Background: Released in 2020, the model rests on X-ray diffraction data to a resolution of 1.7 angstroms. Chains: A,B,C,D,E,F,G,H,I,J,K,L with a sequence from Roseobacter sp.: 35 nucleotides with solved positions. The organism belongs to Roseobacter, within Bacteria. Huang et al. published it in Nucleic Acids Res. in 2020: "Crystal structure and ligand-induced folding of the SAM/SAH riboswitch". The depositors describe the entry as "Crystal structure of the SAM-SAH riboswitch with SAH".
[PDB]
RNA sequence: GGUCACAACGGCUUCCUGGCGUGACC
RNA sequence: AUUGGAGCA
Numbered sequence: 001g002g003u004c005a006c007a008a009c010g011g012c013u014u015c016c017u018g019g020c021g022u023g024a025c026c
Numbered sequence: 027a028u029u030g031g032a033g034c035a
Stems, first nucleotide, its partner, number of pairs: 001026006009018001011034003015031002
């Protein structure tokens, strides 16, 4: 440099969008 | 200026 992951965050959520942050691989 | 959508209320 590239890519992935988990993932703070709601009055509430086995869904959607967003991804603080934390890690991994290349 | 992410501070939400859908849904319950």